Method: X-ray diffraction, resolution 2.5 angstroms. The entry became public in 2005.
The RNA (Glutaminyl-tRNA) has 74 modelled nucleotides.
It was solved together with Glutaminyl-tRNA synthetase.
The entry is indexed under Protein-RNA complex, LIGASE-RNA COMPLEX.
Rfam match: tRNA. From the family's description: Transfer RNA (tRNA) molecules are approximately 80 nucleotides in length. Their secondary structure includes four short double-helical elements and three loops (D, anti-codon, and T loops). Further hydrogen bonds mediate the characteristic L-shaped molecular structure. tRNAs have two regions of fundamental functional importance: the anti-codon, which is responsible for specific mRNA codon recognition, and the 3' end, to which the tRNAs corresponding amino acid is attached (by aminoacyl-tRNA synthetases). tRNAs cope with the degeneracy of the genetic code in two manners: having more than one tRNA (with a specific anti-codon) for a particular amino acid; and 'wobble' base-pairing, i.e. permitting non-standard base-pairing at the 3rd anti-codon position. Gene Ontology term of the family: triplet codon-amino acid adaptor activity. Rfam classes the family as a transfer RNA. On this family, see Hou, Trends Biochem Sci 1993: "The tertiary structure of tRNA and the development of the genetic code".
The 2005 paper behind the entry is "tRNA-dependent Aminoacyl-adenylate Hydrolysis by a Nonediting Class I Aminoacyl-tRNA Synthetase".
Ions in the entry include sulfate.
Sample source: In vitro transcribed RNA.
Context: bound to proteins that are not shown
RNA sequence: GGGGUAUCGCCAAGCGGUAAGGCACCGGAUUCUGAUUCCGGCAUUCCGAGGUUCGAAUCCUCGUACCCCAGCCA
Numbered sequence: 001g002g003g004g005u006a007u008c009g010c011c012a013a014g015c016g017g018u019a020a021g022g023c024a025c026c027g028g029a030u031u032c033u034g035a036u037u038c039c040g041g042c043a044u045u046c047c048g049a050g051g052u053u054c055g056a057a058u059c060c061u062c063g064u065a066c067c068c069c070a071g072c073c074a
Stems, first nucleotide, its partner, number of pairs: 001069006009023003017054001025041005047063005
Other pairs, nucleotide, nucleotide, family: 007013tWH007019tWS008021tHH012020tHS013019tWS014046tWW014057tWS016053tWS016055cWS018055tWS019045tHS030036cWW031035tHS052056tWH053055tHS
C1' cells in the first nucleotide's frame, strides 16, 4: 500500500426512532451440596470530532485504535 473491525469486564442484538440477551459481577430469598433455583441492580450511552435530520449507535466528513496479507502452508 491493500483488505477488515470498532456498542456495558468478555461475547453480542440493534439496519433512522431515540440502547435485546448471554457470560461475569453486586445484592436478597430459598436449599442438609457455601451448588442449583430464585427475584432485584448493573452502558442517560454506543472509538473521537464535526455535519445532515424533528430525531442517529444506526447517513456523510475528517481523524484515531486494533486485526490480516510479502509460504513453491492452509